Annotation
Shown are 17 nucleotides from a PDB entry: RNA, together with DNA. Crystallisation conditions: pH 7.00. Method: X-ray crystallography, resolution 1.8 A. The entry became public in 1999.
[PDB]
Formats: sequence, C1' cells, structure tokens
RNA sequence: GAAGAAGAA
DNA sequence: TCTTCTTC
Repeated sequence: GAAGAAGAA
C1' cells in the first nucleotide's frame, strides 16, 4: 500500500 | 466515514 475481518460513525 | 486487527 492492497485486501480481508471486527467494531463504530 | 472512521478505528482497530490480520494477510501479503
């Protein structure tokens, strides 16, 4: 950096 | 829209 996840906005 | 975690 990209993605995926979890949560929140 | 943001944060964190993970993979590479």